[PDB]
RNA sequence: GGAGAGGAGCAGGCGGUC
RNA sequence: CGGGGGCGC
RNA sequence: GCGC
RNA sequence: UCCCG
RNA sequence: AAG
RNA sequence: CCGGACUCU
RNA sequence: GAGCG
RNA sequence: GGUGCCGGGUAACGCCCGGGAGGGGUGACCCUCGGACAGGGCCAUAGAGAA
RNA sequence: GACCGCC
RNA sequence: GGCAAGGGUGGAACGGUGGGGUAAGAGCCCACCAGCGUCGGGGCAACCCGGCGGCUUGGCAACCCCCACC
RNA sequence: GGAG
RNA sequence: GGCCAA
RNA sequence: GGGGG
RNA sequence: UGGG
RNA sequence: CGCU
RNA sequence: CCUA
RNA sequence: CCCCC
RNA sequence: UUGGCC
RNA sequence: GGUGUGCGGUAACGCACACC
RNA sequence: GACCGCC
RNA sequence: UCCGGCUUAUGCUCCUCUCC
Numbered sequence: 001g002g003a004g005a006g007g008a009g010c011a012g013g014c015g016g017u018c
Numbered sequence: 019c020g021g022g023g024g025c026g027c
Numbered sequence: 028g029c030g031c
Numbered sequence: 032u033c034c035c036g
Numbered sequence: 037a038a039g
Numbered sequence: 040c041c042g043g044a045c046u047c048u
Numbered sequence: 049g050a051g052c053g
Numbered sequence: 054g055g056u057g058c059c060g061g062g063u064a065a066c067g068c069c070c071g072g073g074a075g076g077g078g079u080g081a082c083c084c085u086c087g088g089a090c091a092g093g094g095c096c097a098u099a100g101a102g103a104a
Numbered sequence: 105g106a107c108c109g110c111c
Numbered sequence: 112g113g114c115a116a117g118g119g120u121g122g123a124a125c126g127g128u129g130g131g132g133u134a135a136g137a138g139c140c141c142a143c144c145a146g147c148g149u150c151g152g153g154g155c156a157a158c159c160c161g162g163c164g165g166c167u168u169g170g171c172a173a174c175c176c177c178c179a180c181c
Numbered sequence: 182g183g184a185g
Numbered sequence: 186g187g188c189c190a191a
Numbered sequence: 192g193g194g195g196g
Numbered sequence: 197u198g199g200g
Numbered sequence: 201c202g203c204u
Numbered sequence: 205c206c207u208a
Numbered sequence: 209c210c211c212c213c
Numbered sequence: 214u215u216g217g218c219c
Numbered sequence: 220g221g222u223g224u225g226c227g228g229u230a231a232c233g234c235a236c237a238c239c
Numbered sequence: 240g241a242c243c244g245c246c
Numbered sequence: 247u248c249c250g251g252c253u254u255a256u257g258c259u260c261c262u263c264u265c266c
Stems, first nucleotide, its partner, number of pairs: 001266010012246007020035008037254008046184003050204004058072002061069002073086005092175001094171001096169001107118001111112001128142002131139001145167001147164002150161004186219005192213005199206002222237001225234001
C1' cells in the first nucleotide's frame, strides 16, 4: 500500500434562542 | 419551540 | 392555566 | 427547574 | 422497520 | 424466530 | 378438554 | 408443528460459549452438520454403461 | 457397462 | 472368445496412489493411506486412537415416507 | 388459537 | 376498573 | 317456542 | 340448507 | 380445515 | 358450537 | 331446507 | 357479557 | 435492566456488596 | 424541532 | 407492552491478524 479476516467506538459534542 | 415530570398560586 |  | 422529542 |  | 412474564378466550 | 386426523 | 452433531450457558430460544467432526480458502480465518446396513420416485443432459 | 483401444 | 486396467462423457463411471503379478488383467497378493466389521485404551459427551481382516455397500431425503423431543 |  | 346507552 | 340432521 |  |  |  | 314437536 | 370517554 | 469490585468457570455465565 | 457561534 | 438474540439496511475512524 493493494486487498481480505475477527473486532470496537460511531450518519454529530458544545453554548444562545423561538 | 415542542411532550411529559417538579414547583409556586 | 402561567411563568420559570 | 428535571428528562426526552 | 419486517421474520 | 424465543420466551421470558404475563393478561384476556 | 379436547382427542385424533 | 417447525426446529436437528455432543456437553455446557439460558427464565425460552431456531441463542450464546466451548468442543467432535466434515468442505472452503496458500493461509489469519469462515460454511454446514438427525436418519438411505426399511419401502415410492426421479439425478436434465451427455455417455459404452448412473443400482 | 466395453465407443476410442489393449492379448 | 479374455479384461476394465489408459483416452473419452460427466457434476457423478461401481474403493484411493504406487509397485508385483498374469495373455492383457481386476486387492488377485503386496507397502501405504480411504470406509465397513471387529476384540481392547480414553471420555460426562459427540468422537480420538490402536491391534484383527474380506480385498470392500454412488447422489437426492431445504422429493416422499422412518424417527426422538414443544 | 388471538391479542395487548 | 368508573361512568353512560340497550 | 324445542331438539336432531 | 346456508353461513361463522 | 374436518369429525366426535 | 353460534344466529337469519 | 326438511323432519320430528 | 357489548359500544364510546376517562 | 446498564457500571465497577471481588471470587467462582476451559468460556458463555453465575453469586455478594455499591452510585445512577 | 429549526437557526446561529464554537469543537 | 417491555427484554434477550439472530436476520435484512449506506457512511466513518481507530485496534488486533493475513497474504503478493
This is an experimental structure of RNA (RNA subunit of RNase P), with 266 nucleotides shown. On the sample the depositors note: This sequence occurs naturally in Thermotoga maritima. The RNA was prepared by in vitro transcrption. It comes from the structure "Crystal structure of the RNA subunit of Ribonuclease P. Bacterial A-type". Crystals were grown from: 25% MPD, 200 mM KCl, 5 mM SrCl2, 50 mM MES pH 6.5, VAPOR DIFFUSION, SITTING DROP, temperature 303K. It holds a match to the Rfam family "Bacterial RNase P class A". Rfam links the family to the GO terms tRNA processing, dimeric ribonuclease P complex and ribonuclease P activity. Rfam describes the family as follows. Ribonuclease P (RNase P) is a ubiquitous endoribonuclease, found in archaea, bacteria and eukarya as well as chloroplasts and mitochondria. Its best characterised activity is the generation of mature 5'-ends of tRNAs by cleaving the 5'-leader elements of precursor-tRNAs. Cellular RNase Ps are ribonucleoproteins. RNA from bacterial RNase Ps retains its catalytic activity in the absence of the protein subunit, i.e. it is a ribozyme. Isolated eukaryotic and archaeal RNase P RNA has not been shown to retain its catalytic function, but is still essential for the catalytic activity of the holoenzyme. Although the archaeal and eukaryotic holoenzyme s have a much greater protein content than the bacterial ones, the RNA cores from all the three lineages are homologous -- helices corresponding to P1, P2, P3, P4, and P10/11 are common to all cellular RNase P RNAs. Yet, there is considerable sequence variation, particularly among the eukaryotic RNAs. Identified in Yersinia as Ysr151/RnpB. The family is grouped with related families in Rfam's "RNaseP clan". Rfam classes the family as a ribozyme. The structure was determined by X-ray diffraction at 3.85 angstrom resolution and released in 2005. The 2005 paper behind the entry is "Crystal structure of the RNA component of bacterial ribonuclease P".